[PDB]
RNA sequence: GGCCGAAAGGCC
RNA sequence: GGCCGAAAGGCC
Numbered sequence: 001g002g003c004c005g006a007a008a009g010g011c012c
Numbered sequence: 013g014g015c016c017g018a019a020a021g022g023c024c
Stems, first nucleotide, its partner, number of pairs: 001024004009016004
Other pairs, nucleotide, nucleotide, family: 005020tHS006019tWH007018tWH008017tHS
C1' cells in the first nucleotide's frame, strides 16, 4: 500500500 | 431477512 473485519452504529 | 460499517483486531 491492498484487502478482511462481529460489535458500536446504520440503510432497505 | 438482506446489506453497509472506521476502530479493536487481522491477512497479503